Shown are 494 nucleotides from a PDB entry: RNA (23S rRNA, nucleotides 9 to 508) from Psychrobacter urativorans. Among the 51 different proteins in the entry, which are not shown, are Large ribosomal subunit protein bL35, Elongation factor Tu and Large ribosomal subunit protein uL29. Method: cryo-electron microscopy, resolution 2.6 A. The entry became public in 2024. Lineage of the source: Bacteria > Pseudomonadota > Gammaproteobacteria > Moraxellales > Psychrobacter. Rfam match: Bacterial large subunit ribosomal RNA. Its Rfam clan is "LSU clan". It comes from the structure "Cryo-EM structure of P. urativorans 70S ribosome in complex with hibernation factor Balon, mRNA and P-site tRNA (structure 2)". The 2024 paper behind the entry is "A new family of bacterial ribosome hibernation factors".
Context: one part of a larger RNA, bound to proteins that are not shown
Formats: sequence, structure tokens, C1' cells
RNA sequence: GUCAAGUAAUGAAGCGCACAUGGUGGAUGCCUUGGCAGUCAGAGGCGAUGAAAGACGUGACAGCCUGCGAUAAGCUUCGGGGAGGCGGCAAUAUCCUGUGAUCCGGAGAUUUCUGAAUGGGGAAACCCACUUACCAUAAGGUAGGUAUCUUGU
RNA sequence: ACAAGAAGCGAACGAGGGGAAGUGAAACAUCUCAGUACCCUUAGGAAAAGACAUCAAAUGAGAUUCCCCAAGUAGCGGCGAGCGAACGGGGAGAAGCCGAUUAAUGCUAAUGUAGAAGAACAGCGUGGGAAAGCUGACCGUAGUAGGUGAUAGUCCUGUAUUCGAAACAUUAGCGUUAACAUAUUAAGUAGGGCGGGACACGAGAAAUCCUGUCUGAAGAUGGGGGGACCAUCCUCCAAGGCUAAAUACUCCUGACUGACCGAUAGUGAACCAGUACCGUGAGGGAAAGGCGAAAAGAACCCCUGUGAGGGGAGUGAAAUAGAACCUGAAACCGUGUGCGU
Repeated sequence: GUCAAGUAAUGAAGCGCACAUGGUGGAUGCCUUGGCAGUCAGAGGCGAUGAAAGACGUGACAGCCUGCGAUAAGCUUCGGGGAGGCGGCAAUAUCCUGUGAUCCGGAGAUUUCUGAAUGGGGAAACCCACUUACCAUAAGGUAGGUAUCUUGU
Repeated sequence: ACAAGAAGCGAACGAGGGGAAGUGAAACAUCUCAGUACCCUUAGGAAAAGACAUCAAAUGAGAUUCCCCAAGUAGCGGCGAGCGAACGGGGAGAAGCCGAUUAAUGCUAAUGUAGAAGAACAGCGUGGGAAAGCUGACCGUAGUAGGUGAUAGUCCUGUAUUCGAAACAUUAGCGUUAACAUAUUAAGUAGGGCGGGACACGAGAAAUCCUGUCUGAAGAUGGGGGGACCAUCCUCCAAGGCUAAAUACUCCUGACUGACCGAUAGUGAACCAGUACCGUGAGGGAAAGGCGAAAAGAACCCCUGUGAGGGGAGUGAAAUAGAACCUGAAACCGUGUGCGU
């Protein structure tokens, strides 16, 4: 060293478990602008002087919301206040403000259209009128009146 | 043909006109549910009721309403299931009248609807930031408020306390005005028959009250009631009208509270919610909160399609706080390592 017999080890297409580290998901904890239950007081109505609910508009700025009504995020006035302000999303622009703004409170003016809707109708936010006064001269405008029922002369 | 009203809407509570069934009775019809739900009419800050034709039966009381008892008693009841008083006692509130009405107007007082002032803390260490730690002060008729970069009586807004009104509202008191009302003692009434209803009371021995129908008095020498009815006794005067409070309630305004909730909870609705969405319609009906103390919300560079997304840079105490942003669980899905197969 050659043969024979015997007998280990090694693998992983993928998979399991553990840990590490993520993804997803939105629990939990903490939080609150929102709700719930009451007490003590108040008040218990709004509407033809047009309600409640709405439609459409309204801004320097497209929408929605809030406010307001063609005087339209507003006009006048009386008070308060004292440096910021032109409502929110949501800022930007032009600007305003001690000749006192924004803002808060009282009063007033304006207050489209629908809706009891009330001039007639109607598929709510529309269609069609009549009439008085005035104005215009063209084909209209301004300010009104025009429902029904009850009670009075 | 002229002046004044009304109309409609809207919480609950009141009064009134109608009025179920499910259910219970271990079935069910009387009964219960219940005079409830609902429909309808119509007020007021309340309403209704209310002054004895009431109770009582005691030594009598003295309108109505509400509460605690009486009492789950007396009773009612297919005497079942159930229903369920009153007298009287203790309270709240009290009131009796004959217009205790409504609506304006003017004075007086008060209140409300904006506001004003309002004390007293520094140093040191930590920390991104101090209000927390250590040391020492101060105010307090103000010390358990909300905030502020962590936990503040002395930083801010506040709080205790003291205070303001040109104007308009409201409440009360007095005066005036104008609208309505102002009975005079009660007959188709009380009572009765029939059918119903209400009374705790289901016809029952059933008083009392209401009335659809048919009737129908007496009339203070009178009449009602005292639970069949009669007598006696007591009490009270119907058939004219009114009357505060104590009682009921919350669409709402103010203040304050909570061994109430904290985002699947609490309203359906913390957010552009009675929305989206569904339905012809009546109607039904969600989901959805949180960066950071401050946006300081990432200039610029790089990859990429001038996109998404990311990596640097920068900000920030922190960026696996980067906007689908606090924390960031589990299910579920990956990547890596060890061992097994």
C1' cells in the first nucleotide's frame, strides 16, 4: 500500500425552536376640545314690525365653515378699553390704527328670495298679476296697497 | 264699506276629547296590562283644584294642593292573577272674596347686560428647559385655580377684597290712563227608570258622583249628606263667578358640584355629524382625537422619472418625535445567528 468486512462523521430544497432586529397594526398608558348627572337661582317663548327652518348671495383672495343681507366678515351712535388689527382651516396681499383701530356691551339703521307666506298660482327658494301716487318717455323705475277668518262701526 | 286681532313654529310639565295590544293570570274569555302607549284639542309660568248642599261621630273639626304615616291595613277580586283606599295623625303652605283681570304710561328703588385695581422670591447645584433639590426671605381677608420648556401663594392670567353704567331690559312700590268684567242666591235643576262610566269597590246587600235615553220635584213649615233602607240625631245649603302659596317640569341663562366617562367610553356626533352612506319615502345611520415646549415642519447636496421613497446635512433635549409623526402591545409577515431535521 491493495482487497475484504464492519462502522462514524458530513450535508438542507426547505422546515422547527430560541434569541436578536425590523415591518405591519394600533392595543395600552398618560392627555383633552367633548359628553353625562345634578344643586342653588333665573326664565319659560319666537312670529304679519314676517318666525322657526332654509335658498342664494356676500371678501383682495378658489372652496368649506362662521358672520352678515344688494348699506351684505358688515353701516350709525352711545359707553368700555388702550396697541395692535382686517373671523377659522390659513397664510399671503393691499392696508387700517393714539384724529383711539381690532375687540366687548346697550341702542338703532339696513335686512335678497322661500317658508304661517298673506295679491293669484306653484314641482319651496319660482311663474303671473291688478291697483294708488310720483317720475321717465318708451316697453320702465321709486314708495306703497291687494290672503282668509273673528270681533267692532 | 272702516279699525283691532288671530294664523305658524317650538323642550318638558297642565287640562281636556278619543284610546290599544304584546304581557300576567304558568292556557284563556271576566280581570291584568292601563286609562298606559299613541292620536287629537288647547293653555300658563305653572296648570288644575279650591272655601263646604265637606268630613266626623271624638272632648268634634273647618277650603284646595303637596309630603311622611295610617297601610300593603279595610275592602275589591274567574275571592284567581292581581287591584287597593279612607278616617285620622305629623308636616309644607296658609286666605278668603264678589274685578284677587288684562294692557300701557310716568316717577322711585334694586338688579342685569361691557368693565377697573388687586400683595409678595432671590442665590446656588442639576438639567434642553426649573415651577422640583439645597440655603435663606416675603405676602396672606389672596395657600390645594388655569397656565408657563419638569411639580409656582410671591412669572403670567387669576384669586381675597373693593368697585364703575351713557343706553336698554327685568323685578318691586306709587300714581294715571283704557279694555273687559262686576252673580245676588240660582228648574228641565235635584231626584227617578233604562244603558253605560267613575269611584280601591268587577252589580254586588251598593251608598256617592257623571250622563246617552225617557222623565221629573220641594223650593227654608224646604232640601243634600252621614255606604242598601227607615226612624232619630248631627252636619251642610247644589243648580252664579272667582282666588296666592306650598306642587309639576327643563328647549334654555348664570354659578357651582361630582368615590361620572375619557376616544370601542361618554351624546349618534371631542374631528366640517344627523354628516358620509343606505332607502321612492317615512326612516335608518357610521367611521374618524394626540409631532414638538416652540414649526425651529428638514436651506443645500446625492440616487430617482424635476415622481414616490430614501441617505447625508441641518433643527431639536429627543427624528425608530419627520408630519399616516406621543407611547407603539398582540395577532400576522420578514431578515440574521445557534442547534435540530